[PDB]
This is an experimental structure of RNA (28S rRNA, nucleotides 3865 to 5069) from Oryctolagus cuniculus, with 982 nucleotides shown.

Context: one part of a larger RNA, bound to proteins that are not shown
C1' cells in the first nucleotide's frame, strides 16, 4: 500500500493476510484506550563517513600586534680612544629637520635707560630690580606736552603727526631633539586570531592487543594451498670472524684408575650414532664433517643478462643455476662471488659520496659552477613508503539495523529447581527427614554469550491502577508417611477454586523491621500495563563540590532545579438501535449455544475430655458470629441539597415601612424529595461422574495380592444445576385491513432428479423361526420340543413394472376390481393407512393362447418420472366467511446520552389544571394592642423615640414539578400523520 476477528504453526526467530484449526451475517449510535510493533519527525544515543562546526591547547603550519639590530630620513661643533690629511667609535654639547604644550601665537633675546644697595681713589663698578596683597569696589574706547595744518570773522571751529607706550633683531613663546618616530629588511615572542590533522584492525565502540612488515612447528584433514584478537614461539640484530680454503681432530654423557684433589681442578684408558655443538626461534641438516683447533686469506670483490620464491606469475626482499673479470685456497680435484637451510627489512622526489681524458652548460671559445648518465648510503616498522594533539552535554550533516543501548529469538556457562548411586548423620538403623564422593537431568521469573529483526525511532526504570494465565502449594478441601501419644511440626499425593494484607525507611525491583493473619508462596502476560497516570531515579541544555586534566573538559561519584503531544478512524472490549425471514402483527412462552461465585476465621459445646507419668491438650456432629467476595436497596442512622424551602445575617439598592433584589450559588442554621455509604439495610443454594486415597471379591502364581476381568466409598477439584444473557433456532396462542379457505386457460422465473421398501429389539464365546401341550399376566413372557444358522423367514433381498387396443378361448377372480357418507386410530418434529355403511360402477385389470390394427416419420443426442413441482404475477370464473392492527404524533417517567424501554387518551366516564385536604419542612408572618422595654427627649401625669419582649400565632410560607386522597371548579378528550396480505 491493499486492508481490518483469533490460536498455533512456520517465517526477517512477536501476522490483518500465508498453513493448519476456530469460525463469519447489512447499516450504525455513545464510550473507550487492548492492538494496528498507531501519528508526529530521514534517531538527538551508539558507530560509520578519509563530512563539519564552537571551544582548548605541551598538535602542525602560519599571523596582526609587540620587543629588538641594521638601512634612509638624518644634520652642527667640541674633546676620549683608535686606523691609515682622511676614517671608526664613546662623551658631552648645538638647532635646523622631526615631536610634545600654550595662547584671540600680547611684552622673547640683546642693548639703553631709571632706582636701592656694595665699594675703591664726586666719578667708575661689582650686581639686582622693572613701580598691583587688607576689604566679595572700579578699571577699555587717553589725559597731558611738544610740532605742523584747514575753515570763518589775533578771537572762533576743526584736523594730522610725534612722545606719553625706549631700540635693534632671523625662527610665536616655551619644551624635546640627530633621539622619539615613520617607511623597508631581519631575529624573538605571538592560541589574541587563521586553516588543518587528530591511522587501521577489532565478536559495537574505546581502553587492552597488533593477529599492521617478517621468520620457526601445529592448526592443516599424507601434493601444494587454505582462516579466527586460533594454539607455542622468534624478528628490526650478531659476525676480520662466527666469511673463504686446506689440514688435522671428534662431541654430550658413562665406568675404571692417578699426591695434595673432595660432587666438581688435571692426567691415563675404555665405552660412545651424536644423547653434544653449529650466534639467535623453532624445525631440517651434519662425524676423517657442516662441530674443536689451527695455517694461509679478504669469493663479504668488480660485471650483464636468466630463474625461484610472494605472486598479478608486478615491485621490493631473499634465493637458484651459470656466464665473463680478478682474486683466496690447496699437492690437487676442487671450492669460495658472505654465514649450512628457511627471518633478518625499504619506492618515486630530493640530498650526499664514487666513476669517466664521459655528454649538456644554448651565439662561439677558455675556465669555475650548474645539470645530466651508472652505482651506493641518507627513509618511510601504518614496513608498496600522508607532514598532524584534544574536547563537545552547545553541538551539526550523510548514512548504518553491516553496529553497540530494550523486548523477542537461539544457547543455559552461571542463577534456578528436580533426579539417580549410596559412604556417612540420623544413640541403633544407608534413604522418618537428610545425604558426601560422583553423576543426569529440567528451567527461562538471573545474569552471561551472540548480533537475527528494528537507528525516514516499538517511548527508556519503579510505583499506581487493572485483568488474566502458570505451578515449581504458603493457606484452605481429601489424603498417604513420620525418629505421627496429644498440641505443634516435617515428608508427599490429587490439587491453582478461593485468598495471600496494613505500615516506617529507600526512587527504588531488591532489603531490613514493625503488626496483624489461615496464609502472609512464588511467576509470565514486549523484563504486561507512560495517545492510563506519576516523573521520584536514570538520561540534554543551569549550577555546586570530591578526584582527574595544562586546559577545553571528564567521572556505572555525590547534589539542587528541569514543557510528558494526538483519537473523530479500523479493530477489540463496553453498553445502545437495528438486520434475516418466520404472510403481517401481538401476548406467552422453550433453551442451543455463551457466561457463572462464593469464600475464610472466631467463640460456645464437645472437654479440660481421649492422649499423656506430667506438662499440656485435640477432634466429628450441633449452636453463635464474624473476614473477604457477590447481587441489591434506602425502612432506619449518616452524606448531599439552588425544592434556592424557611428563618437568621453582612455591604448596597428601591424615599421610608412592608415585599424584595444584587455580590458569577453573598454568607451561614435547620431541612423535603432524590440520590447515595459495611458509614444504614437484606440476601448468598443442589446433584453426577469421579481424582488421590483407602477397600470388597480374585486370579495371574494351588499360596498372596485394591486389578488382571468384575466391584464399593471417595474430594475447595471437574461438568451439569441454581443464577445471568438469549439463535440468520424452535413452539402454542389471539388478531388480522381487498383478504382468506375451497372448486380453468396460460405466462414468467428456479431447479435438481428419472421406480418403492411403511419400522422388532437386539447378541456376537452366540442367533432367528414354529410349537402354548405346560407355567404365568393384563392376546402378551419363561419352559419344552422341532426346525433353520456361511443368515434363503437371505438388502448377496423383497415389492411394482408401462407398448396400447380389438375379437374369441384356456386358467385365476366371485369373499372381486372403480367410485360418496361415518367411528376408533397417530404429540419427539402428531396419519391423503385400515374399517363400517352407499343409490351408485364393472364384468376389463392379472396369466397362457387366438386375431389383427397403431405415422411403419425411411440407421442416430436433451428420449422416459417425481410433474397438476416450488416462488411470481396477472387474467379470469363459482361459493362460503373477515371487516384489523403496527409505526409516528400525543401522554408518562418505574426509563432514559440519542434511540430504546414502562404507561394513559368518554361506561356521566377519562386523564389534566386550579382548589381544598393529608403529610412534611422551618421556626412564630404583617398589621394591631400592651401601664412589657434599658433609657431618652418635651410638656404639667401626659406625649414622643426606642432594640427587644408578649398576645394575636406551632403562626406565616412553601410543599410534586417524579409525595398521598378528592370528585368542588375550567375546559378539553369521540381526532391527525405513514404503512403492513397467506
Nucleotide at each position: 500500500a491493499c486492508a481490518g476477528c483469533c490460536a498455533a504453526g512456520g517465517g526477517a526467530a512477536c501476522g490483518g493476510g500465508c498453513u493448519u484449526g476456530g469460525c463469519g451475517g447489512a447499516a450504525u449510535c455513545a464510550g473507550c484506550g487492548g492492538g494496528g510493533a498507531a501519528a508526529g519527525a530521514a534517531g538527538a544515543c551508539c558507530c560509520u563517513g578519509u563530512u563539519g562546526a564552537g571551544c582548548u591547547u605541551g598538535a602542525c603550519u602560519c599571523u596582526a600586534g609587540u620587543c629588538u639590530g641594521g638601512c634612509a630620513c638624518g644634520g652642527u661643533g667640541a674633546a676620549g680612544a683608535g686606523a691609515c690629511g682622511u676614517u671608526u667609535u664613546u662623551u658631552c654639547a648645538c638647532u635646523g629637520a622631526c615631536c610634545c604644550g600654550g595662547u584671540g601665537a600680547g611684552g622673547c633675546g640683546g642693548g639703553g635707560g631709571g632706582g636701592c644697595g656694595a665699594g675703591c681713589c664726586g666719578g667708575g663698578c661689582u650686581c639686582u630690580c622693572g613701580c598691583u596683597u587688607c576689604u566679595g569696589g572700579c578699571g577699555c574706547c587717553a589725559a597731558g606736552c611738544g610740532c605742523c595744518c584747514g575753515g570763518c570773522c589775533g578771537g572762533c571751529c576743526g584736523g594730522g603727526c610725534g612722545c606719553g607706550a625706549c631700540c635693534c633683531g632671523c625662527u610665536c613663546c616655551g619644551g624635546g631633539g640627530a633621539c622619539a618616530g615613520u617607511g623597508c629588511c631581519a631575529g624573538g615572542u605571538g592560541g589574541g586570531g587563521a586553516g588543518u590533522u587528530u591511522g587501521a584492525c577489532u565478536g559495537g565502540g574505546g581502553c587492552g592487543g597488533u593477529a599492521c612488515a617478517c621468520c620457526u612447528g601445529u592448526c592443516a584433514a599424507a601434493c601444494g594451498g587454505u582462516a579466527a584478537c586460533g594454539c607455542a614461539g622468534g624478528u628490526g640484530u650478531c659476525c676480520u670472524a662466527a666469511g673463504g680454503c686446506g689440514a688435522g681432530c671428534u662431541c654430550a654423557g658413562g665406568g675404571a684408575g692417578g699426591a695434595c684433589a673432595g660432587a666438581a681442578a688435571c692426567c691415563u684408558c675404555c665405552c660412545g650414532u651424536g644423547g653434544a655443538g653449529c650466534a639467535g626461534a623453532a624445525g631440517g641438516g651434519c662425524a676423517a664433517a657442516a662441530g674443536c683447533u689451527c695455517g694461509c686469506u679478504u669469493g663479504a670483490u668488480c660485471u650483464u643478462g636468466a630463474u625461484u620464491u610472494u605472486c598479478a606469475g608486478u615491485a621490493c626482499g631473499a634465493a637458484u643455476a651459470c656466464a665473463g673479470a680478478c682474486c683466496g685456497u690447496g699437492a690437487a680435484a676442487g671450492c669460495g662471488g658472505g654465514g649450512c637451510c628457511u627471518c633478518a627489512c625499504g619506492a618515486u622526489c630530493c640530498u650526499u659520496c664514487u666513476g669517466a681524458c664521459c655528454u649538456u652548460u644554448u651565439g662561439g671559445g677558455u675556465u669555475u659552477u650548474a645539470a645530466g648518465c651508472a652505482g651506493g648510503a641518507g627513509g618511510u616498522g601504518u614496513c608498496a613508503g600522508a607532514a598532524a594533539a584534544g574536547u563537545u552535554a552547545c553541538c551539526a550533516c550523510a548514512g548504518g539495523g553491516a553496529u553497540a543501548a530494550c523486548u523477542g529469538g537461539c544457547u543455559u556457562g552461571u542463577g534456578g529447581c528436580g533426579g539417580c548411586c549410596a559412604a556417612g548423620c540420623g544413640u541403633u538403623c544407608a534413604u522418618a527427614g537428610c545425604g558426601a564422593c560422583g553423576u543426569c537431568g529440567c528451567u527461562u521469573u538471573u545474569u552471561g554469550a551472540u548480533c537475527c529483526u528494528u537507528c525516514g525511532a516499538u517511548g527508556u526504570c519503579g510505583g499506581c491502577u487493572c485483568u488474566u494465565c502458570c505451578u515449581a502449594u504458603c493457606a484452605u478441601u481429601g489424603u498417604g508417611a513420620a525418629g505421627c501419644a496429644g498440641a505443634a511440626u516435617u515428608c508427599a499425593c490429587c490439587a491453582a477454586g478461593c485468598g495471600u494484607u496494613g505500615g516506617a525507611u529507600u526512587g527504588u525491583u531488591c532489603a531490613c523491621c514493625c503488626a496483624c493473619u489461615a496464609a502472609u508462596a512464588g511467576g509470565g502476560a514486549a523484563c504486561g500495563u507512560g495517545a492510563g497516570c506519576u516523573g521520584g531515579g536514570u538520561u540534554u541544555a543551569g549550577a555546586c563540590c570530591g578526584u582527574c586534566g595544562u586546559g577545553a573538559g571528564a567521572c556505572a561519584g555525590g547534589u539542587u532545579a528541569g514543557u510528558u503531544u494526538u483519537a473523530c478512524c479500523c479493530u477489540a472490549c463496553u453498553g445502545a438501535u437495528g438486520a434475516u425471514g418466520u404472510g403481517u402483527u401481538g401476548u406467552u412462552g422453550c433453551c442451543a449455544u455463551g457466561g457463572u461465585a462464593a469464600u475464610c476465621c472466631u467463640g460456645c459445646u464437645c472437654a479440660g475430655u481421649a492422649c499423656g507419668a506430667g506438662a499440656g491438650g485435640a477432634a466429628c456432629c450441633g449452636c453463635a458470629g464474624g473476614u473477604u467476595c457477590a447481587g441489591a436497596c434506602a425502612u432506619u442512622u449518616g452524606g448531599u441539597g439552588u425544592a434556592u424551602g424557611u428563618g437568621c445575617u453582612u455591604g448596597g439598592c428601591u424615599g421610608a415601612g412592608g415585599a424584595g433584589c444584587c455580590a458569577a450559588u453573598g454568607g451561614g442554621g435547620c431541612g423535603a424529595a432524590g440520590c447515595u455509604a459495611c458509614c444504614a439495610u437484606c440476601u448468598g443454594u443442589g446433584g453426577g461422574a469421579u481424582u488421590a486415597u483407602g477397600a470388597c471379591u480374585g486370579a495371574a502364581c494351588g499360596c498372596c495380592u485394591c486389578u488382571a476381568a468384575g466391584u464399593c466409598a471417595g474430594a475447595a477439584u471437574c461438568c451439569c444445576g441454581c443464577c445471568c444473557a438469549g439463535g440468520c433456532g424452535g413452539a402454542a396462542c389471539g388478531a388480522u385491513a381487498g383478504c382468506g379457505c375451497c372448486g380453468g386457460a396460460g405466462c414468467c422465473u428456479c431447479g435438481g432428479u428419472u421406480g418403492g421398501c411403511c419400522u422388532c429389539g437386539g447378541a456376537u464365546a452366540g442367533c432367528c423361526g414354529g410349537u402354548c401341550c405346560c407355567c404365568c399376566g393384563c392376546c402378551g413372557g419363561g419352559g419344552u420340543c422341532c426346525g433353520g444358522u456361511g443368515c434363503g423367514g437371505a438388502g448377496a433381498g423383497c415389492c411394482c413394472u408401462u407398448c396400447g387396443u380389438c375379437c374369441c378361448g384356456g386358467g385365476a377372480a366371485a369373499c372381486g376390481g372403480g367410485g360418496c357418507g361415518g367411528c376408533c386410530g397417530g404429540a419427539a418434529a402428531g396419519g391423503g393407512g385400515g374399517c363400517c355403511g352407499c343409490c351408485c360402477u364393472c364384468u376389463c385389470g392379472c396369466c397362457c393362447g387366438u386375431c389383427a390394427c397403431g405415422c411403419a416419420c425411411c440407421g442416430c443426442a436433451c428420449g422416459u418420472u417425481c410433474g397438476u413441482g416450488g416462488g411470481g404475477a396477472a387474467c379470469c370464473u363459482g361459493g362460503c366467511g373477515c371487516u384489523a392492527a403496527a409505526c409516528c404524533a400525543u401522554u408518562c417517567g418505574u426509563a432514559g446520552a440519542c434511540g430504546a424501554c414502562c404507561u394513559g387518551c368518554u361506561u356521566c366516564u377519562g386523564g389534566g389544571u386550579c382548589g381544598g385536604g393529608g403529610u412534611u419542612u422551618c421556626g412564630u408572618a404583617c398589621g394591631u394592642a400592651g401601664c412589657a422595654g434599658a433609657g431618652c427627649a418635651g410638656c404639667u401625669g401626659c406625649u414622643g423615640c426606642g432594640a427587644u419582649c408578649u398576645a394575636u400565632u406551632g403562626a406565616a410560607a412553601g410543599u410534586c414539578a417524579g409525595c398521598c386522597c378528592u370528585c368542588g371548579a375550567c375546559a378539553c378528550a369521540a381526532g391527525g400523520g405513514u404503512u403492513u396480505g397467506u
The reconstruction used 140,190 particles.
Entry title: Structure of the rabbit 80S ribosome stalled on a 2-TMD rhodopsin intermediate in complex with Sec61-RAMP4.
An Rfam search finds the family "Eukaryotic large subunit ribosomal RNA" in it. Clan: LSU clan. The family has 88 seed sequences and 107,465 matches in Rfam 15.1.
The source organism's lineage runs through Eukaryota, Opisthokonta, Metazoa, Leporidae and Oryctolagus.